[PDB]
Context: bound to proteins that are not shown
Order: sequence, then structure tokens, then C1' cells
RNA sequence: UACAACCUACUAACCUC
DNA sequence: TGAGGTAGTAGGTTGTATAGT
Repeated sequence: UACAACCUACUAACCUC
């Protein structure tokens, strides 16, 4: 690398209360 | 910044063994 667990932008989106 | 969340596309992260001797 895959595997495993993650992050960012689109996202002040979209849906819901 | 209202907050929770499921779905996408495009681009990233760390964590494990791994020998030699």
C1' cells in the first nucleotide's frame, strides 16, 4: 500500500427538531 | 456561527506487524 481507525473541503449545503 | 444527523466527491492523516542477530 491494503487492512483498521480517522480528518478536511464542498457544508452556514441537504434533511429534521 | 443552532444543533443533530445521513448521503455523496475529492483529497488527506495515523496505526500494526514486517530484520538482524